Background
The RNA has 46 modelled nucleotides. The structure was determined by X-ray crystallography at 1.97 angstroms resolution and released in 2011. Keywords: S-turn, C-C base pair, RNA. Ions in the entry include magnesium. Crystals were grown from: pH 6.5, VAPOR DIFFUSION, HANGING DROP, temperature 295K.

RNA sequence: CCGCCGCGCCAUGCCUGUGGCGG
RNA sequence: CCGCCGCGCCAUGCCUGUGGCGG
Numbered sequence: 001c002c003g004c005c006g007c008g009c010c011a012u013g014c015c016u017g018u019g020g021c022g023g
Numbered sequence: 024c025c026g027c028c029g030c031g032c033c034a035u036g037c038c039u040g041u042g043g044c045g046g
Base pairs, nucleotide, nucleotide: 001046002045003044004043005042006041007040008038010036011035012034013033017030018029019028020027021026022025023024
Other pairs, nucleotide, nucleotide, family: 009037cWW015032cWS
C1' cells in the first nucleotide's frame, strides 16, 4: 500500500423508537 | 399522521484514522 473484518470520525436516509416545535 | 430540530438503533458512501488477519 492492497483485500476482508471490526471500531472511530465526517456526510446522507424512508433509520418502525424517543424529547420537543409546527401544519 | 406529515414536516422540522435533536438523541438512539440501523443502513449507504468515504478516510495515507485506527485494532486484527491475509497478500